[PDB]
RNA sequence: GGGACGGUCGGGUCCAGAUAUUCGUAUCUGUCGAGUAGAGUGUGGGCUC
Ligand code: 2ZY
Numbered sequence: 001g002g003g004a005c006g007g008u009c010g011g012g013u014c015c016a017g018a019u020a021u022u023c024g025u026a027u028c029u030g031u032c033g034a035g036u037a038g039a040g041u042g043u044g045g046g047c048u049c
Base pairs, nucleotide, nucleotide: 001049002048003047009044013034014033015030016029017028018027019026020025
C1' cells in the first nucleotide's frame, strides 16, 4: 500500500434523553441511537495479502 469486518476494537462527531445554567451552553447517560463505499481535515487500531 490492497482487501473484508461496525460499535464486543477504540476515539471523535452527530443524535436523543436527563441534570445544571449567567439560557451562550456545559456535564452525564444512551447503540433495536448512526456508514465498514466512510458522510472524518484518523476510516486510528485489530484481522487478512
Ligand atoms: O461517526 C459515525 N457516522 C458518521 C456520521 C456514522 C454514520 C458513526 N456512524 C458512528 C457510530 C455508529 C454506530 F452505529 C455506533 O454504534 C457507534 F458507536 C458509533 F456522520 F453520521 F457521524